[PDB]
Context: bound to proteins that are not shown
RNA sequence: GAACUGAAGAGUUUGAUCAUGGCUCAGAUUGAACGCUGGCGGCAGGCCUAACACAUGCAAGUCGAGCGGAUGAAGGGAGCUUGCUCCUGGAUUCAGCGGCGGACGGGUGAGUAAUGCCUAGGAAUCUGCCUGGUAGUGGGGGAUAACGUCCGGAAACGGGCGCUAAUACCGCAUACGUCCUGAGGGAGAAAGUGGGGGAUCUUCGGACCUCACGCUAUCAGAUGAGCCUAGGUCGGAUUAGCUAGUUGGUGGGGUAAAGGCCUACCAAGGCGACGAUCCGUAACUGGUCUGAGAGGAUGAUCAGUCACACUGGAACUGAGACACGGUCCAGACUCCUACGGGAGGCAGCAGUGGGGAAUAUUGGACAAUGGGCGAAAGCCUGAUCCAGCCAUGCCGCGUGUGUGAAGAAGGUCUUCGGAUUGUAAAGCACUUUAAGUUGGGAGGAAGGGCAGUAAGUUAAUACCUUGCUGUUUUGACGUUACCAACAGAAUAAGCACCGGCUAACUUCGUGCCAGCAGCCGCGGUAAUACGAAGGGUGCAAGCGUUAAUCGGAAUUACUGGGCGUAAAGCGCGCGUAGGUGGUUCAGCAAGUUGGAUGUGAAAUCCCCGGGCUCAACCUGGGAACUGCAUCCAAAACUACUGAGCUAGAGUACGGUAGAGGGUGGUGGAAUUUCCUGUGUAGCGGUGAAAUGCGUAGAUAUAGGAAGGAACACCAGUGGCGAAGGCGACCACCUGGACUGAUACUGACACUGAGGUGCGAAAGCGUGGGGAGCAAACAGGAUUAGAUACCCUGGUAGUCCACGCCGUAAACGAUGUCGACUAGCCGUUGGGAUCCUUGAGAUCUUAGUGGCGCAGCUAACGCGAUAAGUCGACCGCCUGGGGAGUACGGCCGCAAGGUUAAAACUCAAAUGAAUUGACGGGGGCCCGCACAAGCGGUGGAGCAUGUGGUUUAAUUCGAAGCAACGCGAAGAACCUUACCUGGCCUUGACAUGCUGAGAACUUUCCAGAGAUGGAUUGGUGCCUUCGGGAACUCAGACACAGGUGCUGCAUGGCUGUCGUCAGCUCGUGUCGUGAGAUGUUGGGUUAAGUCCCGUAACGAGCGCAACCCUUGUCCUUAGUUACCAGCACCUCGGGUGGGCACUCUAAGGAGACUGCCGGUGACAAACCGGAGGAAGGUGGGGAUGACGUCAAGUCAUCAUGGCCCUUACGGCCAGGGCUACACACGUGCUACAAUGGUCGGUACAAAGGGUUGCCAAGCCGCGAGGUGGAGCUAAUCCCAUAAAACCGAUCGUAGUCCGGAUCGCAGUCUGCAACUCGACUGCGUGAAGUCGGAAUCGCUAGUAAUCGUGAAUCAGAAUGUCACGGUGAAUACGUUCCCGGGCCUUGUACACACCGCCCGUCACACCAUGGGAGUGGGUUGCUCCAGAAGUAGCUAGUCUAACCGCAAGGGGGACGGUUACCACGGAGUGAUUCAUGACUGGGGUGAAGUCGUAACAAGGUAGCCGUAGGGGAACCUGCGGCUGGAUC
Repeated sequence: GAACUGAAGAGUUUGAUCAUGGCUCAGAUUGAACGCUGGCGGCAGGCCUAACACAUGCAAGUCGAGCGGAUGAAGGGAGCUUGCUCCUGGAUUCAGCGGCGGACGGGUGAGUAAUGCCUAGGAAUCUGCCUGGUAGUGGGGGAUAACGUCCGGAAACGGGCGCUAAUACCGCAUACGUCCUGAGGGAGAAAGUGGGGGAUCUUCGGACCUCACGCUAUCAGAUGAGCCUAGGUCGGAUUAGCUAGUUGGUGGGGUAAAGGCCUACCAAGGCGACGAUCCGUAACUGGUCUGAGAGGAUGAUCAGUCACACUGGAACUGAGACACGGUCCAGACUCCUACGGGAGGCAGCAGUGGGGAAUAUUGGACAAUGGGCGAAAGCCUGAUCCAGCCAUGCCGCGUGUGUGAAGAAGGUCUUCGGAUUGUAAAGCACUUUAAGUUGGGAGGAAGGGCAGUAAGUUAAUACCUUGCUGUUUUGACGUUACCAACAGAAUAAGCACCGGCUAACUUCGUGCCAGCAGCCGCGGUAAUACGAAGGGUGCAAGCGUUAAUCGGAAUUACUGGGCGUAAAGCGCGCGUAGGUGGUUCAGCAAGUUGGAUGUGAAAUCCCCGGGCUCAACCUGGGAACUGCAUCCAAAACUACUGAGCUAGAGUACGGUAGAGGGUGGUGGAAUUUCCUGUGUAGCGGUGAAAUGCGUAGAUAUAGGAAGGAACACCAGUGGCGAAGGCGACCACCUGGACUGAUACUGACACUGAGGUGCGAAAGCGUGGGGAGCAAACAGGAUUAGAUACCCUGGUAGUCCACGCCGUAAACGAUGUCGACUAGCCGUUGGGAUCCUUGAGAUCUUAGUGGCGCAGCUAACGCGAUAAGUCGACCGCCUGGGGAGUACGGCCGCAAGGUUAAAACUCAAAUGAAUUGACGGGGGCCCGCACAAGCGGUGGAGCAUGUGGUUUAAUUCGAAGCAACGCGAAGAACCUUACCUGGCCUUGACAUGCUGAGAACUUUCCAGAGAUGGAUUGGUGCCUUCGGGAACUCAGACACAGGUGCUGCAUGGCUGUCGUCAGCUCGUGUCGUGAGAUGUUGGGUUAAGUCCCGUAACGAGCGCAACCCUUGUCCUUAGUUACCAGCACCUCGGGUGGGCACUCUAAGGAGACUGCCGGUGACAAACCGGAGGAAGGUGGGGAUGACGUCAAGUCAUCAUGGCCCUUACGGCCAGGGCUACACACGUGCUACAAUGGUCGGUACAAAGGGUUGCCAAGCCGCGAGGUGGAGCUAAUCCCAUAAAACCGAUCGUAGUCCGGAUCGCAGUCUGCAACUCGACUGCGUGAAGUCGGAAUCGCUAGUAAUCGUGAAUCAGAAUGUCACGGUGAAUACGUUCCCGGGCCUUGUACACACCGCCCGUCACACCAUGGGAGUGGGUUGCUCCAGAAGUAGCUAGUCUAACCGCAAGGGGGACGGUUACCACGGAGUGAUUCAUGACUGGGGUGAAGUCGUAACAAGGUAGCCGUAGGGGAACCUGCGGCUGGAUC
């Protein structure tokens, strides 16, 4: 040199974000407990609960060198011959008197909130043993144990009678000290024992000397104890008053000592918001845990103090106790008894029972260190040292080491390749800590005895003390630590976890069940989150869980938080205590600073070292103990003192403005009521009505009167006020502010817990008053209901005076005061200067507003009127609900106010902002959405599908728009997937194996057929002659198979918003961020189409265009198509002929706002016109942005998973899908003359046709038959278009409308028209005469109507697709209905309004309040009581020390008695705990009933206070607020 080096966050509110905010986790630790597991050693720790009760054993004894007795040996002498007995002897070691100890050591934490503890001081004391000093130890007396005897008792033991000793007791003498004192005097003690001894004497014991141990008096020291002072020491104020010995004084008593410690008297004092008193809890400290620290929690082990000893109390002895293992009394318990009485206190060490989650041996020894006794030897010591048990903790070690691919086996996964377990095993070598056995082996021991020697001492060489020498002896533990040898890998691995936090994943089983879980949360059939397996992870003789503290948590913020909206500024002033205070000079030194001194015990924390093989552990020294006390220095700041100053604060003067306040008058407008005149059917009210008023004359109108309330215009983010508040005018009384200069005081200031005052509206009390309005109430409406909104009335109240209340969204959701920090634009009251301006401008001040730099903010926003930078003080907040509630206190007349919890419960409530969605918000625009019309459905009959029903099946799917003439573009069989019955089992279909046979092919039988039985014909090709190219049959395993489930696993495909016009992206920028910009804005379009602006630039998917069809023309071409001009001709493009036209099918042209006019930012573009076939994307179509509906399709198909394998697969026959008491959807035909019937007569497009189209002709009334042309088609056929037109008839009728229905007879297809086809003819002739509520389609070749063709198809359309003919009405227009697009706004919605959400009632559970009471704990007060003990007094009895005459006194003991006081008792309160019929609210629930209160203008804006009302959310009135939409 060192004593420090020290600080992490994550998950969870949301669609997503930021903040706030709580919850949970990751860490350290414990005297710990539980579960699984378990080898050893060292160190340590080990009833935390019942201060519960204790069986048993020990834990305090010792001294013979203080004393009396007993026991009485060694060694000697005796009868006997020493068996057995008698004398000397005193070695011992013993019950009891005395001394010391027992007050130490040990245990516990019950009590105790200060008579305790901690820190720092002080003085009045005592202090055994110990040390040092001083003066002594002289001489007597009277007893009592033990002992002997007697009695009583069961015992415990007790009581007499005699004897004796002391270092026991008490006199007397003496006093260096000492005590008191009139400082002259007086008073006070003791004890001897042992060893040795030269002289002297002796009673022969000893006296005497010395030594040592003692004892007495006293001083000092040390130790210990006592006392006093100041500061500190848990929570609660929902505990504010407490205390008469109480607080002082005086006298006296008492203590070792001061003191109300006690008492007598006097005074009325003493403590307390600086928390007294009371309640609950609790031993305190050094320290321990945690923390970066500040702090927080805690008081085990160890150490200091304290208190306690079964409970209560008391004293005795003693130096020291009111005494754990001592005494007395009372009480509870246990025990003994002979019933009369006795004994005990493990919170000492073991141990037991009990309680508990839980904590150990009935161990050894005094060997060590201490303690007690003793001269010493030595004894005791459950202190202590060790040992037994327990992973209880810390530390250390081991359970092997190297090599080892076979990447062995098995397990798991698998993509089936392989990977993983895994060098891990096996194997080969190897060592063997520790454990086991054997052997050796310190140290903890210092000492004692004996003998000798030296020194000291004494007269002494003796005795004794000390230092050495020699010898012998002391280790509990222990069978020691430690060291060697043997043997063999041999004796030794388990626990938790693997979704994130947090390191570590698959499979199997389960399937919102089982279960997990610290939080988020997982599990409802493909779970890394459950159970198991494997794998891995972390830890390891340990691993996890719990319980608890701190940390994280800056989540009580001193370090180090907040209060506009998240929780939080009191409603507002004044003001007490307190806190803090402008500026200058000087002093002082309490704070402040530095140093020194004392103390801050030791241990521990920390730093450097040392010893255990290291570590844990022990230990040396240092550091520290951040504190206190004293002293010394300093005077910058604070405090104090003294003196000033004007910057704060205030006073004096003039003036200004004001809804400032109070008391009285006065005015106008209006309402109401009443009177009178006119005048006649309404007035009033509403969305419309009705209640109401009115013919009894209303309303209206005019004149008059009464009364009450509020003060239009002025009027103004104007003014005044502390706030609440204050609006007519005037008079009186009165406060404040602003303004200018001068004058004056000189910090007199700010804030403010308590306290006090004011305080909207409602409300309350007494009295007045009462016009309008209007809680309650009544009636009328609305509504499903309407205790409301609306209407008609209307009471309290609103008004006044005097009282009370004391609350508001009492808000600027922003405490007061002071200072500083860019500016810009208004306004009120002043002032100053330019402007003296007439009339403005510039500064300045006190207010009052709007923007805004910086700064702050989570954001919104604040921004000189701060929410910015600071300072003083105060109030308030610590998650949501419960709850500003209960209980108690205070206040109130009441209503209620104020202060103010807990249990329980939830993981979030919350603020701001963003995107979307929504609004019975706003702005703009579009669509047969609305409006105007055209025609329909719903009424009728028929066709189709669906639901329901039925069935044997009525196969399955599709379910609002966006299912219902849908899959199905066509069910007699088939299709067919369904039902019955008959059948088949590698199958009807594929590959692999085996055997036989060509394949194939003709007929018959049974059967409903599927299927079986035969019956024939035949032997195709290479062939090394088998195979087979090929197939057929038979057997069998993988399999085949499924129109079976899951469209909520999926691909593909499809509907829908919606052909709506939007949806996005890359850079850049803005914001912490989600996000925004682009994409908005001004115009314009069918369009996010374009133009112009623009923190945006560009881009993509969308729109458009490119694509088909159609409307005009041109070029090519004319066959089967066409026919203009020619001829021929039957009069037919039909024959030549033509390439004109139509037409056909290929290229092009054409339309592009191209041009003109007007408008329009000149731009986009719009409005018209010219031309043109077409004019403004000419018309139609295809084309469907990102995305939504977990939309549909597992039955087109494919497809993961699951399911069946003689059936959920296949074949066949019949039936059903078509049934039918009904309802719904979609179409056809009708109701008629704008028509039916008859006859004549025209005009299309498109498609199909060689497995076909079925012409001409003939037959049949007809559907059809025969027939067979022509046609692979512009050639021929289907193939006649119909409505329309022209004539006749019908003449408004259920008909010459209608043709459903039934009967007969037929045609066609088909193997087969019963179920169950179509069509025809002849008969019949239904409902229906125009269709309710409601609903649908249509803007031009459209609606309406009329036919035609095709697909599917053997046959089977009113459905689907497509084509043409005839051919409209209406659109004024966007308010209103629906849906959609953009911007903005509000939101408590995000499942996105089909949302969210409130409350009563019904049920269950939980906690809690009130409650007649009931049962316990604790405690106050007033008393009674009084055992033992102590003290006072003396009815008395007895008596050793002293005195004495020997009578008796003195003193004492006992007894009695009084004072104190424990137990116990009485009464009456307080408080706390537990229960209590019943009752009130609160919370949670799987969801039931009634509404729909709030969130959008939530459909009556909401909320706050208050009052009234109502099943309920709520409604209504009054005042207030914006935390309200439109504007």

Solved structure of RNA (16S ribosomal RNA) from Pseudomonas aeruginosa PAO1, 1527 nucleotides shown. Method: cryo-electron microscopy, resolution 2.46 A. The entry became public in 2025. Among the 48 different proteins in the entry, which are not shown, are 30S ribosomal protein S19, 50S ribosomal protein L16 and 30S ribosomal protein S15. It holds a match to the Rfam family "Bacterial small subunit ribosomal RNA". The literature on the family includes a 2001 paper in Science by Yusupov et al., "Crystal structure of the ribosome at 5.5 A resolution". The family has 99 seed sequences and 42,628 matches in Rfam 15.1. Lineage of the source: Bacteria > Pseudomonadati > Pseudomonadales > Pseudomonas > Pseudomonas aeruginosa. The depositors describe the entry as "PAO1 wild-type ribosome, R, reference map". The sample was in a buffer at pH 7.6.